This is an experimental structure of RNA (Turnip yellow mosaic virus mRNA for the coat protein) with a sequence from Turnip yellow mosaic virus, with 84 nucleotides shown. Sample source: RNA was prepared by in vitro transcription with T7 RNA polymerase. Entry title: Crystal structure of the tRNA-like structure from Turnip Yellow Mosaic Virus (TYMV), a tRNA mimicking RNA. The structure was determined by X-ray diffraction at 1.99 A resolution and released in 2014. An Rfam search finds the family "Tymovirus/Pomovirus/Furovirus tRNA-like 3' UTR element" in it. The family's RNA type in Rfam is cis-regulatory element. About the family: This family represents a tRNA-like structure found in the 3' UTR of Tymoviruses, Pomoviruses and Furovirus. Crystals were grown by vapor diffusion, sitting drop at pH 7.5. The entry is indexed under tRNA-mimic viral RNA Pseudoknot multifunctional, RNA.

[PDB]
RNA sequence: AGCUCGCCAGUUAGCGAGGUCUGUCUCGACACGACAGAUAAUCGGGUGCAACUCCCGCCCCUCUUCCGAGGGUCAUCGGAACCA
Numbered sequence: 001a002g003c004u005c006g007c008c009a010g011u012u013a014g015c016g017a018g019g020u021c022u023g024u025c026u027c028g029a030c031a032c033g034a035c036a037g038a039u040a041a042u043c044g045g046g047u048g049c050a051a052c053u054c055c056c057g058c059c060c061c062u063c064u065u066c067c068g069a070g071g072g073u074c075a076u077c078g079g080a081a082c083c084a
Base pairs, nucleotide, nucleotide: 002074003018004017005016006015007014010049019039020038021037022036023035024034025033043057044056045055046054058072059071060070064081065080066079067078068077069076
Other pairs, nucleotide, nucleotide, family: 008052tWW009048tHS010011cHS012050tWS013042tHS026032cWW027029cHS047051tWH048050tHS059075tWS062064tHS063083tWW063084tWS071075cSS082084tHS
C1' cells in the first nucleotide's frame, strides 16, 4: 500500500505530463473549470569523476519454452509455439 507514461548520470529514485486524493476559488446547494499541496521505496555486478538514468547477471511472469519489452522482493506483460 502510495497510479500510468515519458525523459534525465549530476549527488546519488530526479524532473515533467496525465490520473487520483485533499484543500481553495465557492455560493442556499450541485456540476464544470482553474489553482495549490500530496502521490512509499529500490537486488548484485560493471562502466565511469558520478548511475533511478548506460551495460550485464540474478530474481519477479509462465501449462513452459523461445522471442520481445518491462519490473526489484509490495518485483510482468505481449506474441509465437504449442492444446495455449